Entry title: The structure of the antibiotic LINEZOLID bound to the large ribosomal subunit of HALOARCULA MARISMORTUI. Solved structure of RNA (23S RIBOSOMAL RNA, nucleotides 2059 to 2914) from Haloarcula marismortui, 749 nucleotides shown. Ippolito et al. published it in J.Med.Chem. in 2008: "Crystal Structure of the Oxazolidinone Antibiotic Linezolid Bound to the 50S Ribosomal Subunit". Ions in the entry include magnesium, potassium, sodium, chloride, strontium and cadmium. The entry has 28 different proteins, among them 50S ribosomal protein L21e, 50S ribosomal protein L19e and 50S ribosomal protein L3P. NCBI's taxonomy places the organism under Archaea, Methanobacteriota, Halobacteria, Halobacteriales, Haloarcula. Rfam match: Archaeal large subunit ribosomal RNA. Its family is annotated with structural constituent of ribosome and ribosome in the Gene Ontology. Its Rfam clan is "LSU clan". The literature on the family includes a 2001 paper in Science by Yusupov et al., "Crystal structure of the ribosome at 5.5 A resolution". The structure was determined by X-ray diffraction at 2.7 angstrom resolution and released in 2008. Keywords: LINEZOLID, 50S RIBOSOMAL SUBUNIT, ANTIBIOTIC COMPLEXES, Ribonucleoprotein, Ribosomal protein, RNA-binding, rRNA-binding, tRNA-binding, Metal-binding, Zinc-finger, RIBOSOME.

Context: one part of a larger RNA, bound to proteins that are not shown
RNA sequence: UACAUUCCAGUGCGGAGUCUGGAGACACCCAGGGGGAAGCAAAGACCCUAUGGAGCUUUACUGCAGGCUGUCGCUGAG
RNA sequence: GACUCUCACUCCGGGAGGAGGACACCGAUAGCCGGGCAGUUUGACUGGGGCGGUACGCGCUCGAAAAGAUAUCGAGCGCGCCCUAUGGCUAUCUCAGCCGGG
RNA sequence: GACCCGGCGAAGAGUGCAAGAGCAAAAGAUAGCUUGACAGUGUUCUUCCCAACGAGGAACGCUGACGCGAAAGCGUGGUCUAGCGAACCAAUUAGCCUGCUUGAUGCGGGCAAUUGAUGACAGAAAAGCUACCCUAGGGAUAACAGAGUCGUCACUCGCAAGAGCACAUAUCGACCGAGUGGCUUGCUACCUCGAUGUCGGUUCCCUCCAUCCUGCCCGUGCAGAAGCGGGCAAGGGUGAGGUUGUUCGCCUAUUAAAGGAGGUCGUGAGCUGGGUUUAGACCGUCGUGAGACAGGUCGGCUGCUAUCUACUGGGUGUGUA
RNA sequence: GGUGUCUGACAAGAACGACCGUAUAGUACGAGAGGAACUACGGUUGGUGGCCACUGGUGUACCGGUUGUUCGAGAGAGCACGUGCCGGGUAGCCACGCCACACGGGGUAAGAGCUGAACGCAUCUAAGCUCGAAACCCACUUGGAAAAGAGACACCGCCGAGGUCCCGCGUACAAGACGCGGUCGAUAGACUCGGGGUGUGCGCGUCGAGGUAACGAGACGUUAAGCCCACGAGCACUAACAGACCAA
Ligand code: ZLD
Numbered sequence: 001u002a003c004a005u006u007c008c009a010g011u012g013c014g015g016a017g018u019c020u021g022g023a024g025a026c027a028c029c030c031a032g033g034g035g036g037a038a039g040c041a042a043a044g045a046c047c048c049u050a051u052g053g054a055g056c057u058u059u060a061c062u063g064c065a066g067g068c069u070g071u072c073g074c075u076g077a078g
Numbered sequence: 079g080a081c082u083c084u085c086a087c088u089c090c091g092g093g094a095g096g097a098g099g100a101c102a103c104c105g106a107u108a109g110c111c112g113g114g115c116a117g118u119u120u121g122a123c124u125g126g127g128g129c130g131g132u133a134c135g136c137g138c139u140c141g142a143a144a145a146g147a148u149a150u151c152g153a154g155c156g157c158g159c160c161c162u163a164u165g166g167c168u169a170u171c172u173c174a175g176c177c178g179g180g
Numbered sequence: 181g182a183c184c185c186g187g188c189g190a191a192g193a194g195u196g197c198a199a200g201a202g203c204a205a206a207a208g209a210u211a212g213c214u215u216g217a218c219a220g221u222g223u224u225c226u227u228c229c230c231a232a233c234g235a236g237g238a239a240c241g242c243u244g245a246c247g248c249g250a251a252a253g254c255g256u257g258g259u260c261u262a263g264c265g266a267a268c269c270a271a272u273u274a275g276c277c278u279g280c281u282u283g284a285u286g287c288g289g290g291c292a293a294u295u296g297a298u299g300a301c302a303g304a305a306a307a308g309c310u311a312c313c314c315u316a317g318g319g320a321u322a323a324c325a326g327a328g329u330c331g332u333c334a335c336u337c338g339c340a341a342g343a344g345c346a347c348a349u350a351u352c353g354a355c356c357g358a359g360u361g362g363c364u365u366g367c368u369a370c371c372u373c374g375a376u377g378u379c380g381g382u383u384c385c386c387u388c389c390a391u392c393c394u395g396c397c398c399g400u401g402c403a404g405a406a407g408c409g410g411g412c413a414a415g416g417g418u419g420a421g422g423u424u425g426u427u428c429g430c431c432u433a434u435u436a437a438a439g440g441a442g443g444u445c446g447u448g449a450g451c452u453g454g455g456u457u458u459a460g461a462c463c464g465u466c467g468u469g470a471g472a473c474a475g476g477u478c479g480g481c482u483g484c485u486a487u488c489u490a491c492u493g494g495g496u497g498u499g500u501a
Numbered sequence: 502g503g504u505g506u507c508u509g510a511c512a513a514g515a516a517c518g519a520c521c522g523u524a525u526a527g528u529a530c531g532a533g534a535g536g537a538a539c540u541a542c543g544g545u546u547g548g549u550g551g552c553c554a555c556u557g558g559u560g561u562a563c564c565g566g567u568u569g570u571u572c573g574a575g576a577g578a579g580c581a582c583g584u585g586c587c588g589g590g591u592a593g594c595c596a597c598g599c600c601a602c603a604c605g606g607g608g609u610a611a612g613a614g615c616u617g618a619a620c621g622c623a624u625c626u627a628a629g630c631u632c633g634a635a636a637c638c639c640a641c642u643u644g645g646a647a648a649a650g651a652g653a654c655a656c657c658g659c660c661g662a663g664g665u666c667c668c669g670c671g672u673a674c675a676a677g678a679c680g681c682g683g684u685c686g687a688u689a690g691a692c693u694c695g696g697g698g699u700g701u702g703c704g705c706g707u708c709g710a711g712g713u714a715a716c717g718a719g720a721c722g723u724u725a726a727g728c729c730c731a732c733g734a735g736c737a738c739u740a741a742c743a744g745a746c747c748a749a
Base pairs, nucleotide, nucleotide: 002018003017006023007022008021009020010019026497027496028495029494030493031492032491035489036488037487039484040483047318048317049316050315052314053313054310055309056308057307060118061117062116063115064114066111067110068109069108070107071106072105073104076083077082078081087098088097089096090095121134122132123131130151135157136156137155138154139153140152158301159196160258161257165214166213167212168211169210170209171208173192175188176187177186178185179184180183194203195202197263199261200260201259218244219243220242221241222240223239224238225237226236246255247254248253269296270295271294272293273292275291276290277289278288279287325372326370327368328367329366331365333361334360335359336358337357338356342352343351378455379454380452381451382450384446385443386442387441388440389439392417393416394415395412396411397410398409399408400407420432421431422430460478461477462476463475464473465472466471502657503656504655505654506653507652511644512643513642514641517547518546519545520544521543522542523541524540530535548602549601550600551599552598556596557595558594559593563589564588565587566586567585568581569580570579571578572577591731605639606638607637612632613631614630615629663747664746665745666744667683668682669681670680671679688740689739690738692735693734694733695732696730697729698728699727704723705722706721707720708719711716
Other pairs, nucleotide, nucleotide, family: 005025cWS011016tWH014326cSS014327cSS030675cWS033490cWW034035cHS034486tWS034489cWW037449tWH044046tHS047126tSS048321cWS051304tWW057469cSS058060cWH058468cWS061113tHH065112tHS074103cWW075100tWS075102tHH076085tWS076100tWH079080cHS084100tWH085100tWS086099tHS087102tWS091093tHS091094tHS112114cHS118306tWS119307cWH120308cWH125151tSS131133tWS137198tWS138199tSS141150tHS142149tHH143148tWW146229cWS156262tWS158264tWS158299tWS163165cHS163215tWW163217tHH172206tWH173193cSS174189tHS191204tWS193206tWW202207tWS203206cSS206208tHS216245cWH216255cSS227235tWS228234tHH233302tWS249251tHS249252tHS265298tHS265303tSS266298tWH267297tWH308470tWS318373tWS319323cWH322373tWH324376cWW330362tWS332362cWW332364cWW339355cWW340354tHS341353tHS343348cHS344350tHS347401tWW350399cSS361363tHS361390tWS362364cHS369370cHS377482tWS383447cWW389414tHS391393cHS392414tWH393436cSS394635cWH395634cSS396611tWS403530cSS403534tWW404529cWS404535tSS411611cSS412610cSS413635tWS417437tSS418439cWH419433cWW419438tHS423429cWW424428tHS434438tWH435437tHS447450cHS453482tWS459480tHS467469tHS467470tHS486488cHS494676cWS494677tHS498647tWW499651tSS502662tSS508646tWH509645tSS509648tHS510645tHS515517cSS516548tWS525539tHS526538tHH527528cHS527536tWS528537tWH529536tHS531533tHS531534tHS553555cHS553596tWH555598cWS560592tHS562590tHS564727tWS596597cSS596598tHS604640tHS608636cWW609634tWH610633tHS611633tHS616626tWH616628tWS617627tHS618624tWH619623tWH620622cHS626628cWH646652tHS658749tWS661749tHS662748tHS667743tWS669688tSS671673tHS673678cWS682741tSS686741tHS687738tWH688737tHH691736tWW700726tHS701724tSS702726tHS703724cHH709718tHS710717tHS712714tHS712715tHS737740cWH
C1' cells in the first nucleotide's frame, strides 16, 4: 500500500485480521462504551555512534583585547 | 645615578596669571599579568556507554583441532635493558648430585 | 656443608633476564691473548603464511682491514626467538657539488651517514560541563516490555544421616543426587529508536493450582474438644482498617478463611499522577570551576470527531417457500 | 400464502456460596478440667433476579410561609439561574424498603469395601461389583428455526386469509421495533364524582398594643376553607373520521 466476517492455537525477524491447522461465519443498517489494528498525531527529546553543532568552565591547546613596567620619538636649557 | 631650570606639551583661571614640566598625554616597541574575549582540541579498544583495564608496539608456552594460518576484556608470563666483558679466539678442562678417605 | 684424594655420574649444572628450544674433548668452566660490538656493498627471508606494505630483524655472500690459531677454521656482539621509531629541523663525520654578469670574502643551499622522538609505538601540537540544549542516524548499541537461558528464585522428587523420652518416615529433617516452573534476579542483544507511554493504585473481564476457607477423605505422639501432617478437589469465597507513593511489609479489630500466581510485571485512543524522570530552587557530599550525585528535599502539562475488527443492545432484507 | 401455538440442536449461569444460634446435650468421651456428632429447626451474611402495599430518598407537578425590588396601595404577579430562600409533598423512579433463589437423582476422584485370579493361600483390581466430594452430568432459570437435515401442529386462505399505511393511545420505546383500541368503541381529552397534596383563600364583620384623629402589625369568624393533581370511576360531549395499499 492492498485485501479485509473473524476466533483459538501454532509458525514466523522470538509481539499475525492476511502464513499453517482447526473452529466459527447469510448481507446490510442504527445506537454504545473504547479490547485489538504493537490505533492516529511528532524522521525518540532516553541511550549510543559522528575525526557533528552550540552555550558554559578552567592552573586544556593556541592566540587576542586590556592593565602594569622598561625603552625610542614628541624633547628643550644648566 | 642623583639635581636645578623653562621654551615645547598638560591642567586650573574670564583675563592677568597660577600649577606642573621635559615628566605626563599621545605614537612605536619590549617583558609580566591576562577565560575579559576568539578559534579549537579533549583519540581508539570495550558482550551499549561511564568507571576499571590496554587483549594500543614487542617476545615465549598453551588455547590451536600432529604442514601453514587462526579469535575473544582467553590461561601462564615477560620486554622498553644490562654487559669492554657478561664480546671475540686459542689453550687447558668437565658439570649438577650422591658415595667412600683426610 | 671450606679445601684435598678416589669413585659413580649424557647433563638434573652452567650459559645476564620470560618461556620454549639448543649446547659436554662445548655453545659450559678456567687461563691467556684480543677488540669482528670493524668499514663498504649486496643476496634472501622475515616484518606482512597464502598475498601488496615501511622502519626494524635474521641468515647468507662479496670487497677492505684486522684478531686468535699449527692449520683447517672461527669472529657480520651476547647459543636462538623481545630490548624498538617516518618526514621536516638541528648537531655531528669525511670528501665533494653549488648560490642569479664577474672576481674575492662572509654567510647560505646540497650528495652520504650517525645521533636527538613521536609507547595512541606505520608518528596531530590538544582539558572538561550541559537537566538550557541542538542535528544526523542506529534496535549496527543500552533503559520498559517481548523472546532465549535458568546460575539466582519458587516448587517437587530420590536417598534418609539425624531427633522425635524408645521408636528415620505422627512430626522435623542435614548432606548429596535428580528434576519442574518461568513469579524474582542475573545473562544475551533476536524484535522495536520516521516512538511498543513509567511504578503503585483504581476500575472491569477471563484464567492457573503449587489449596488459605468451604466439601469428602487418610494418619496421628487420634479419649473428647482443639490441633498437627497428608490425599482428592479450582464450584464459590478470600473482606475493613493505621504508617508508607509504595509493590513488599509491619501493625489493629473483625473472619469460615481473610492463599498465591498469569493475562504486554492484563488494564493511561479508561481514570489518578503520590513515586520515577525535563526546564526553577535548597541541603549534604564531590569538583579549582562549569557542574555532578543509583543522596535527600519544595514546585512542576497527560492531545485525537472510531475507518476496520471486537463485543453489548436495537432494526432492515434475503434464504428456508 | 396467512394466523396462533410449540419443538430444542446447541448456548449462558454460582444462582446459589458461607456462617451463627437452638433442640440433640452439659449428653457421647474423660479422673477432672473440658466437651462433640447424625438429624430437625430459626436467623445472619455475600452473591443473584424482581417489585414499591410498608419505611426511606427524590419529586425546579403542586400548595403554603417569607426577604429585596418593580407593576401607585390592596388584590394578583415578574425578577433574584435556570425553584430567591424556607416548610410540606401526590404519581413515577428508586434502596436505605419488600419478595423469591432446593432437594433429589446419575457417574466419578481420594478413600472404605465385596467377590476374585494370576500365585491352590493372600489380595479393594487384573475381568466384575457395592459405596463415596461444595467438584462432573441431570434437575432449575435464561436465549434459542438461519439447526442449510434451515423444524412440528391446528385452523384460515389462494380473489381474497392476513398484512402495511391511516386515526386514538401506551403494559413499549434513542431511529426502527413492540403492544392496545378504532363507533359491533371507553383508546385519549373535556365535564362531574371518587381518591390524593397543601393547610384555612379574596372580601366582609368583630377584636387589637396604642393614637385626638388618621392609622394600625396581628387575632377570631365566615372556612376541613381556597388552590392544585402525571391516578381511578361515570360519561360518546369532542377526537378514534375519511380512506389508501400489498397479498398466493
Ligand atoms: C519505553 C517505555 C517508544 C522504554 C523505556 N518504550 C520505548 C515503549 C518505546 O515504547 N515509546 C516511547 C513513549 O518512548 O514502551 C518506558 C521506559 F516507559 N522506561 C520505564 C522506566 O524505567 C526507565 C525506562